The RNA has 32 modelled nucleotides.
The 1997 paper behind the entry is "The structure of an RNA 'kissing' hairpin complex of the HIV TAR hairpin loop and its complement".
The depositors describe the entry as "TAR-TAR 'KISSING' HAIRPIN COMPLEX DERIVED FROM THE HIV GENOME, NMR, 1 STRUCTURE".
[PDB]
RNA sequence: GAGCCCUGGGAGGCUC
RNA sequence: GCUGUUCCCAGACAGC
Numbered sequence: 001g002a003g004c005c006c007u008g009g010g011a012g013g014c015u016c
Numbered sequence: 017g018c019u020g021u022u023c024c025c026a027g028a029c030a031g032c
Stems, first nucleotide, its partner, number of pairs: 001016005006027006017032005
C1' cells in the first nucleotide's frame, strides 16, 4: 500500500 | 422512560 468491519470522523484487527 | 451496535462521538435500526 489493498480487502472485510450498522451510517458519518480517524485508527485499528488478519493475510499478502 | 431504557440499552448495544470494531474504537470512541453521535445518528439510525431494533429491543424490554